[PDB]
Molecule: tRNACys
Organism: Methanocaldococcus jannaschii DSM 2661
C1' cells in the first nucleotide's frame, strides 16, 4: 500500500449542523501549618491536517498525516 479501532485542551472519557461537556497526583489566588470542599482561571485558538458545503462544522463531503490491529512476495 489493502481492510477496520482510533486521534477532542498537560490525559481521561460525551457527543454525528447551532443548547457555548464535564470529572483530576496537572498550577496560582481568594488567613498560617496539616487534612477534605467551592470560586476560578491555567499552557485556552478543545476537537490530527489542507480544501469543500452552511448565515453557522468536532459534527456532513473530498484528500492527506500519525498511533493500534491485522493480512502480500511481481508482470
Nucleotide at each position: 500500500g489493502c481492510c477496520g479501532g482510533g486521534g477532542u485542551a498537560g490525559u481521561c472519557u460525551a457527543g454525528g449542523g447551532g443548547c457555548u461537556a464535564g470529572g483530576c497526583a496537572g498550577c496560582g489566588g481568594a488567613c498560617u501549618g496539616c487534612a477534605g470542599a467551592u470560586c476560578c482561571g491555567c499552557c485556552u485558538u478543545a476537537c490530527g491536517u489542507g480544501g469543500g458545503u452552511u448565515c453557522a462544522a468536532a459534527u456532513c463531503c473530498c484528500a492527506c498525516c500519525c498511533c493500534c490491529g491485522g493480512c502480500u512476495c511481481c508482470a